The RNA from Golden shiner reovirus has 56 modelled nucleotides. Lineage of the source: Viruses > Orthornavirae > Duplornaviricota > Resentoviricetes > Aquareovirus ctenopharyngodontis. The work is reported in "Asymmetric reconstruction of the aquareovirus core at near-atomic resolution and mechanism of transcription initiation" (Stevens et al., Protein Cell, 2023).

RNA sequence: UAUAUAUAUAUAUAUAUAUAUAUAUAUA
RNA sequence: UAUAUAUAUAUAUAUAUAUAUAUAUAUA
Numbered sequence: 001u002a003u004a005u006a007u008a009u010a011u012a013u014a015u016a017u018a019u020a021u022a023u024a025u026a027u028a
Numbered sequence: 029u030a031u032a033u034a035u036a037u038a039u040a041u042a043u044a045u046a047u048a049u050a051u052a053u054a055u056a
Stems, first nucleotide, its partner, number of pairs: 001056028
């Protein structure tokens, strides 16, 4: 210097959970 | 007004994928 594996950080996408806002439905 | 459900938006957390950076290991 190059390749492969693993870890960490950042960005983007998807899934799940929680919170807030808006809309719709039902109940009081 | 309050509760429950569904949809949309935003935020946060977790998982997965992709990109970039850094570190470590192994090979050349």
Description
The structure was determined by cryo-EM at 3.27 angstroms resolution and released in 2023. The entry is indexed under dsRNA, virus, RNA-dependent, RNA-polymerase. Among the 6 different proteins in the entry, which are not shown, are RNA-directed RNA polymerase VP2, Major inner capsid protein VP3 and Outer capsid protein VP1.